An RNA structure, in which 16 nucleotides are resolved.

[PDB]
RNA sequence: GCAUAUCAG
RNA sequence: UGAUAUG
Numbered sequence: 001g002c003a004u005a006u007c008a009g
Numbered sequence: 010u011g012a013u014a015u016g
Base pairs, nucleotide, nucleotide: 002016003015004014005013006012007011008010
Other pairs, nucleotide, nucleotide, family: none
C1' cells in the first nucleotide's frame, strides 16, 4: 500500500 | 462503521 475467511452493527 | 483470525 493491499487481498481472502469468519462475526457484530 | 466496528471487531477477530490468517496471508
Nielsen et al. published it in Bioconjug.Chem. in 2004: "NMR Studies of Fully Modified Locked Nucleic Acid (Lna) Hybrids: Solution Structure of an Lna:RNA Hybrid and Characterization of an Lna:RNA Hybrid".